[PDB]
Solved structure of RNA from Mycolicibacterium mucogenicum, 47 nucleotides shown. The entry also models magnesium and zinc ions. It was solved together with Cas12m2. The depositors describe the entry as "Cryo-EM structure of the Cas12m2-crRNA binary complex". Primary citation: Omura et al., Nat.Struct.Mol.Biol. (2023), "Mechanistic and evolutionary insights into a type V-M CRISPR-Cas effector enzyme". Lineage of the source: Bacteria > Bacillati > Actinomycetota > Mycobacteriales > Mycobacterium (subgen. Mycolicibacterium). Released in 2023, the model rests on cryo-electron microscopy data to a resolution of 3.73 angstroms.
Context: bound to proteins that are not shown
RNA sequence: CAUAGCCCAGCUUGGCGGGCGAAGGCCAAGACGGAGAUGAGGUGCGC
Numbered sequence: 001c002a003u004a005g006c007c008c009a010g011c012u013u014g015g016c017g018g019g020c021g022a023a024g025g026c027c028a029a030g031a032c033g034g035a036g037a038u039g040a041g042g043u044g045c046g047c
Stems, first nucleotide, its partner, number of pairs: 005020004011030006
């Protein structure tokens, strides 16, 4: 490999710059008690 999404110092949202399984991070507003995908039953590992 589809044609816009996902990711790049917690999280969500915006903005700058980058990567498509790899890179590369920077800035700003706000909020925050962790403990719920039925897909499996392997008896170590979706590299």